[PDB]
Context: bound to proteins that are not shown
RNA sequence: UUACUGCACAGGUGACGA
DNA sequence: TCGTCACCTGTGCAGTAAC
Numbered sequence: 001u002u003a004c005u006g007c008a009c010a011g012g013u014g015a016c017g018a
Numbered sequence: 019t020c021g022t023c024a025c026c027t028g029t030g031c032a033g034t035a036a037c
Stems, first nucleotide, its partner, number of pairs: 002035016
Other pairs, nucleotide, nucleotide, family: none
């Protein structure tokens, strides 16, 4: 990679504690 | 290392563009 939107799947990840 | 509550990020496909 004009984008917005939706969805799906996959990966995991963040924060709080003790 | 743990429990607990929570939801984030990447990729690909399809329909549409506030009057």